[PDB]
Molecule: Pepper (49-MER)
RNA sequence: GCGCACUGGCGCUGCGCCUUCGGGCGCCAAUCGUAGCGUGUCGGCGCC
Ligand code: J93
Repeated sequence: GCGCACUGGCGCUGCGCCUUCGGGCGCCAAUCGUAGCGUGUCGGCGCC
C1' cells in the first nucleotide's frame, strides 16, 4: 500500500421513548455495518 470486516468506530441527515440536561434507549427481514446514507480504521489478522 492492499485485503478481511474481527474490531463496529467516525462523519452526515431524520423519526419515537428516557433523562441527574452530561447523556441514555429504540427505529422488521435482506445487504460489512447502519434507522438510513457515507467512510475500510487507533487496532487485530492476512498478503506484498
Ligand atoms: C472504517 C465501510 C465502505 C466504500 C462501501 C469502499 C469500522 C470502521 C472503523 C473503525 C471501527 C469499525 C472500529 C470502518 C468501517 C467502514 C465500513 C467503509 C467503506 N465502502 N473506516 N472499532 O468500498 S469504512 S463500507